């Protein structure tokens, strides 16, 4: 920088996890609001 993502009420911020464009399987906490 990019691609995704269990969990969240909520992730276009911020922050977390996994991965690297054939961008795995997962996974806990958190968040402007």
């Nucleotide at each position: 920088c990019u691609g995704g993502g269990u969990c969240g009420c909520a992730g276009u911020a911020a922050c977390c996890c996994c991965a690297g464009u054939u961008a795995a399987c997962a996974a806990a906490a958190c968040a402007a609001g």
Shown are 33 nucleotides from a PDB entry: RNA (PreQ1 riboswitch). Crystals were grown from: 1.8 M Li2SO4, 0.10 M Na-cacodylate pH 6.0, 0.01 M Mg(SO4)2-, 5% (v/v) 1,3-propanediol and 2 mM spermine., VAPOR DIFFUSION, HANGING DROP, temperature 293K. Released in 2009, the model rests on X-ray diffraction data to a resolution of 2.75 angstrom. The model includes bound 2-AMINO-4-OXO-4,7-DIHYDRO-3H-PYRROLO[2,3-D]PYRIMIDINE-5-CARBONITRILE (PQ0).